Description
The RNA (R06; TAR) with a sequence from Escherichia coli has 34 modelled nucleotides. Lebars et al. published it in Nucleic Acids Res. in 2008: "Exploring Tar-RNA Aptamer Loop-Loop Interaction by X-Ray Crystallography, Uv Spectroscopy and Surface Plasmon Resonance". It comes from the structure "Crystal structure of an RNA kissing complex". Method: X-ray crystallography, resolution 2.9 A. The entry became public in 2009.
RNA backbone atom coordinates (compact mmCIF):
# COMPACT_ATOMS: atom_id res chain seq x y z
C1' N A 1 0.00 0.00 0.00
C1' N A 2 -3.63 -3.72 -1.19
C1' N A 3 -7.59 -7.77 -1.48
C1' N A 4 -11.45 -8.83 2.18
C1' N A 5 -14.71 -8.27 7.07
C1' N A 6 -18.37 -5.29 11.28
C1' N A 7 -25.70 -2.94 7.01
C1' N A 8 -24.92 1.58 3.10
C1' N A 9 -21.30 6.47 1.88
C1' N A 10 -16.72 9.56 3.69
C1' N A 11 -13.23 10.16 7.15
C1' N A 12 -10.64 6.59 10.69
C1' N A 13 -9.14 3.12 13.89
C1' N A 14 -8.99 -2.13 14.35
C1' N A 15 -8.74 -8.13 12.59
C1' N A 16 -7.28 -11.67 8.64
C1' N A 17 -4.20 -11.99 4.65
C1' N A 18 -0.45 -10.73 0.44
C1' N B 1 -33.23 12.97 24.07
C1' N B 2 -31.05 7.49 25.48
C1' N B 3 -29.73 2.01 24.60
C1' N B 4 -27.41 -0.79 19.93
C1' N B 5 -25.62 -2.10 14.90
C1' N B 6 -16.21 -0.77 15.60
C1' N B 7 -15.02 5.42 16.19
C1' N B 8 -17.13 10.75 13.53
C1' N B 9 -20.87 12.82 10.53
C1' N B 10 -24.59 11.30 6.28
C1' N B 11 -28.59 7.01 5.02
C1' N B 12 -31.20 3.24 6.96
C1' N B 13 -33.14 -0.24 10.74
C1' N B 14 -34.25 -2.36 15.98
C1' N B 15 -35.53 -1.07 20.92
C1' N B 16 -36.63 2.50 25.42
RNA sequence: GGUCGGUCCCAGACGACC
RNA sequence: GGAGCCUGGGAGCUCC
Crystals were grown from: NA CITRATE 100MM, MPD 35%, pH 4.6.